[PDB]
RNA sequence: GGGUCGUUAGCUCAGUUGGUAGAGCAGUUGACUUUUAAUCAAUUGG
RNA sequence: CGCAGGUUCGAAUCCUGCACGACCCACCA
Numbered sequence: 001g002g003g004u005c006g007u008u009a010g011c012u013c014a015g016u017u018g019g020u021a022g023a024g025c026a027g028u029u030g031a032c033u034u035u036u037a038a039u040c041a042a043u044u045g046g
Numbered sequence: 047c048g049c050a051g052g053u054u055c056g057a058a059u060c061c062u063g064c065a066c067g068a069c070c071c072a073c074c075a
Base pairs, nucleotide, nucleotide: 001071002070003069004068005067006066007065010025011024012023019055027043028042029041030040031039048064049063050062051061052060
C1' cells in the first nucleotide's frame, strides 16, 4: 500500500436500510441485622 | 451515542471527511 472492520452511562456492551438508547454488571436507596458483608427488592446516571 | 459537515418533519442509525484502534493480503523472477 490493497482489503476486514470497530468508536454508545463507571465497565462490558443488544437494538428489520430512520420515529423518546438498554441487556448485564458497577454503583444508591430501601428491607434485614447489634453492626458490616451475604442475601432479597427498587432506582439513578449519556 | 469519537468529532466536524450534510441528507430528513425527525439521525446512535443514511452520506462525506477527519481523528483513533484492530485483523487479512502484498506471488514468480
Molecule: tRNA
Organism: Escherichia coli K-12